[PDB]
RNA sequence: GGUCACAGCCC
RNA sequence: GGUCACAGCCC
Numbered sequence: 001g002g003u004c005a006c007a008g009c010c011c
Numbered sequence: 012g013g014u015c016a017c018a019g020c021c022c
Base pairs, nucleotide, nucleotide: 001021002020003019008014009013010012
């Protein structure tokens, strides 16, 4: 430097 | 439905 969940928060 | 770290992986 690239790729990029899930969480958290709002609703 | 919105917002979206940090991890993991490559380099």
About this RNA: An RNA structure, in which 22 nucleotides are resolved. The structure was determined by X-ray diffraction at 1.58 angstrom resolution and released in 2003.